[PDB]
Context: bound to proteins that are not shown
RNA sequence: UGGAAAUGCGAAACACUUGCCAGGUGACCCAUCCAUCCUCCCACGGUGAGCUUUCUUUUCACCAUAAUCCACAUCUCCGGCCUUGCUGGGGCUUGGGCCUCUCGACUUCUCGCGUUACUCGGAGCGGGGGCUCAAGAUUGAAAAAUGCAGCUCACCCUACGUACUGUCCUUUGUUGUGAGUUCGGCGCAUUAAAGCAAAAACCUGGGGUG
Numbered sequence: 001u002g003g004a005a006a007u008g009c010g011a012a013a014c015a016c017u018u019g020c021c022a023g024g025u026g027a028c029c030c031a032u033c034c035a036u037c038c039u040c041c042c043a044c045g046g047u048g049a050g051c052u053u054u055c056u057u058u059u060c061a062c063c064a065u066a067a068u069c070c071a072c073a074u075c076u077c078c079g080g081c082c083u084u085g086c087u088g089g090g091g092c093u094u095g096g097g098c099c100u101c102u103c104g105a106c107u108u109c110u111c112g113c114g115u116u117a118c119u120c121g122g123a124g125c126g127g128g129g130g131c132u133c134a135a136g137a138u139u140g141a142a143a144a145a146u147g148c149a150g151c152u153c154a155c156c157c158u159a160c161g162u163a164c165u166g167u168c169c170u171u172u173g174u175u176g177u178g179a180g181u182u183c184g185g186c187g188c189a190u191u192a193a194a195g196c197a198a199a200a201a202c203c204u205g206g207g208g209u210g
C1' cells in the first nucleotide's frame, strides 16, 4: 500500500529490543432462564420392504462423512461486448454515518434495566461471530450406503455374479452455543504455566561512499 468511517487486500514483506502488549492469545465458578443449534421423537406425505383370513391405512425401513469454495441470479446489463461493479441470506454483535429524540420521549425486552444530547432512536451503512445457507457447489455417490428384485452359467454353484429396479419430503416434542464472574450466590468473587496473536520497533529493499 484500499474506503470520511465502521472498515481493505497473493504478497501493503521487515525478524532483536521493549521496569512491551488490564493483549478472553492459555483463563476458567456456578448461576439464570431464555433463545436457539445439535441431536432427538412425533407425524404428513411419499417410496420400498415386511405384516395383516370374520375388520382396519399395520410394522419396519426410507440414509450422506470429514474435508474445501461460495462466482447463481437480482443488479451491473438478462448474455452486441457485457465491460461500473461483481450489489444481493437469515438472524444475534458491535460499530459507523446521516438526521439529532427535549412539549421528554423513545426503548428493548420473560426476567430483574435501560437508554438517550456522554447521542437515543430512526434510517442508512461497516464489521463481529453460535448458526444456518445460498443457486448449495466440491465432497458425492460412483459397487456411495441401503433395500429389493429380475435373471443368470448357475441358483443347491460359482464367481456369490450378472442385470435391474426403488432408495424421498414437509412438518411436531429433547440438547451444543449464545463467552464472561450471562440473571443468583458472595463477610465466598471462581488455577497456573508452557502455549498464541498483535504492537511499538524499525534497522532492509525504492540511494553515487570515500
Base pairs, nucleotide, nucleotide: 001008002007017200018199023196029185030184034178035177036176045168046062047061048060049059050058067138068137072088073087089132092129093127094126095125098122099121105116106114150162151161